[PDB]
Context: one part of a larger RNA, bound to proteins that are not shown
RNA sequence: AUGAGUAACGACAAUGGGUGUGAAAAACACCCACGCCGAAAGACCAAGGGUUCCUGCGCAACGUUAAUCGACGCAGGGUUAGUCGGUUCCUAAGGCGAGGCUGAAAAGCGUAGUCGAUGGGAAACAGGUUAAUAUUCCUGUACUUCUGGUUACUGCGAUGGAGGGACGGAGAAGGCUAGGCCAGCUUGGCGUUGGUUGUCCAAGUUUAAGGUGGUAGGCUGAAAUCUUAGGUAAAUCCGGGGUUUCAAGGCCGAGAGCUGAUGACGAGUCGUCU
RNA sequence: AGAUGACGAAGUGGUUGAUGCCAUGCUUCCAAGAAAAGCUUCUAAGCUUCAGGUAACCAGGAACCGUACCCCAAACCGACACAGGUGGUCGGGUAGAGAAUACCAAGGCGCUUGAGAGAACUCGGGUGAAGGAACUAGGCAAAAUGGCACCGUAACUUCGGGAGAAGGUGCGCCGGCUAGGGUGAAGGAUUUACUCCGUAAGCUCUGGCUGGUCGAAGAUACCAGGCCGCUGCGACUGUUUAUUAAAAACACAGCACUCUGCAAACACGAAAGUGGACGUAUAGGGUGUGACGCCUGCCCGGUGCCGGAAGGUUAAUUGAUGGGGUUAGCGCAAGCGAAGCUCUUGAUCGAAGCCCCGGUAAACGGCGGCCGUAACUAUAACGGUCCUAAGGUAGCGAAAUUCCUUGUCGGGUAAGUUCCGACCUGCACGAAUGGCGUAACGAUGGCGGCGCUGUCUCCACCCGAGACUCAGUGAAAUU
Repeated sequence: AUGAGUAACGACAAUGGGUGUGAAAAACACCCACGCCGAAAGACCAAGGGUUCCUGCGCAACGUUAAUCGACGCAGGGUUAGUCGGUUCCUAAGGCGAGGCUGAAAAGCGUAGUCGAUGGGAAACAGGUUAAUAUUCCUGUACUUCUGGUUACUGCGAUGGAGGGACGGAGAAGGCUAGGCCAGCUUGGCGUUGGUUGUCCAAGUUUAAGGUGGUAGGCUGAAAUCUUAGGUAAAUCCGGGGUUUCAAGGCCGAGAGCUGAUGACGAGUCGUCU
Repeated sequence: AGAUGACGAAGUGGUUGAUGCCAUGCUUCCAAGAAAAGCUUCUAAGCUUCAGGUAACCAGGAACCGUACCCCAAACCGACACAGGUGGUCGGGUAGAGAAUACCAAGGCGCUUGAGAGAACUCGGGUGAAGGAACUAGGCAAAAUGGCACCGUAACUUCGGGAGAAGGUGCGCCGGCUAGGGUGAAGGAUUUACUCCGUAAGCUCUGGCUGGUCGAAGAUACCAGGCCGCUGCGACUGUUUAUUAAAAACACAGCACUCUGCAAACACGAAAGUGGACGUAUAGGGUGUGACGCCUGCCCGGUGCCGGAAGGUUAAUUGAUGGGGUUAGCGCAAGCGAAGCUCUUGAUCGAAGCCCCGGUAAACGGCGGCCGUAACUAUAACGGUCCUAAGGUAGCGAAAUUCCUUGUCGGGUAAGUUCCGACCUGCACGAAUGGCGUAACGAUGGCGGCGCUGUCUCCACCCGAGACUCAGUGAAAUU
């Protein structure tokens, strides 16, 4: 080349007008309407990607059509942490593994050890702001840990001992909070068509961490004194034994209330610029 | 039509209430439920009048890396701006048991070709006269049922079940009367305060019996079991051929045989070692069968395994015996030849195994013929006889097995090669490659009913998406 200017143009949620821009508008922007999702077709972490993010200038190619538009081209900009996540500390499965044991060689297994999170282990909230960042910037109020000084009083010391960290399936009584409704209140309204000054309509009625508080509730006997075949050595610590006294301590623990907050926020009102 | 600065109202009470917190709690059960560090404390080696520790105040610090954006997606994994896949968190209102479902909120979107026209035919749907499975391999598909309360419910059974068996009645809205629960002023008590009792109204949640009323219809929409009767198979819940097979196949709890005394048997490793197991015969490995009920018959000849040790055969090894080769010598010669070395031969010695002897089948396996014989016929309880290791017992049988075969008889239908019940002539059932039953269970196979229906007689109309026309872009196999 032929097929052939043929099949197809990727969920049957759905679109219609007006205006602007522009060489050009079904698709771009804005407005008035209509439809669809709403345990998502809305938000947010992790993995993965790597500039796709925002703004100017563009439309050849890319976009299953056009494109003035774009996750597309060019050029600028944009990511701010003691508390978030890592790193640093600790280990699980597993890996590597001085010496070692084994093996024709390469090498295999493994001890001391040291790596390895998907787990354990310090501490921050609310409000404001950019075209694009914010628990990071700003404002206000917090918390954790370390270093160097001064003072006062003192037995310090681990790789070793004890304690603690520290945990299953199911089920059921509660207590509470977020959230939701109703009422009251404040501001505004009096309805193109019967009625609507009223048991009428609309909106808003918000506020954290922290501090104080030791509550609903859960667990547990407590103290003194004399000792000791145990904890590889030691031990005032833990464990074991004896006696006396008391019927009360000790440890966890949501949440309320108060305060943070005479502040922030809050419909809206006014003044200046455009 | 927009930015800016200042000011700025009300901002309270009652109910309901989590799958979130107390809670790593409490109760209970077997399958018995991480480590290490940080942290608190004790002391050893050491210091002891430096060190180090505990308090208060003052001053200062907290490094480095990641932070944009998508993130259930047009940015990740699928060659694509691809109806696929992708861990966790939040999750409002009215109905509602609900995170179902329907209509909405906050928030987001109308899915990057359109416009027409309204043929056949294809796809996805709506209604349908009179029949009602006549369709078909087959009720495939569709139609149907569908909620809550109450009444009622069979065979069979492993006594739990079957069971939502089957079937039936009520249900909207507005009034009258009436009974309860939670919260909660005032009051009262003493432990005087994060306390106890108790509270009118208000708010909220459960009921009872009595009328009236509208419609064709009150579980009015979405949502939301069809049911029953005989049989085969498998006890059940589970698993499987990613991409044509979900089953009767695999697993299973239970059962049996067998091996293994711990440095266990066994498995992975040239080996060291590791699992078994930080277990110990009530344990561990292998093999078969497959809940439960009743049972599991005969054969040890073959082939395995186990025990025996007398005898026969028997390996490397050893080397008695015999036969050769060479040559000091003897010999005229032919030919004989010691000692050494050397080539063959092969006595004797020699274990397990095999042969022998005996066990063992929930070891691998196997479980027959022919002649006569009864007051008619027929058939043989009874007798002979061949062979074998022994001749299939109980149960079941035209079967998931039966060729002939659509066997024959009965039932079901107007009519039944399928189905159910029997008969026995079992080509070619049969007892842990288990036999025969069995309640419950099954997206399992066969058959039959009720309801229901466009499955069908036999199709008709209607609604969307294509097909057709116009504008834009623009393939494929083939030749």
23S Ribosomal RNA, nucleotides 1249 to 2004 from Pseudomonas aeruginosa PAO1: 753 nucleotides with solved positions. The work is reported in "Compact IF2 allows initiator tRNA accommodation into the P site and gates the ribosome to elongation" (Basu et al., Nat Commun, 2022). The entry has 52 different proteins, among them 50S ribosomal protein L24, 30S ribosomal protein S17 and 50S ribosomal protein L11. It holds a match to the Rfam family "Bacterial large subunit ribosomal RNA". The entry is indexed under Initiation Factor 2, 70S ribosome, cryo-EM, translation initiation, initiator tRNA, conformational changes, RIBOSOME. The structure was determined by cryo-EM at 2.6 A resolution and released in 2022. Entry title: Pseudomonas aeruginosa 70S ribosome initiation complex bound to IF2-GDPCP (structure II-B).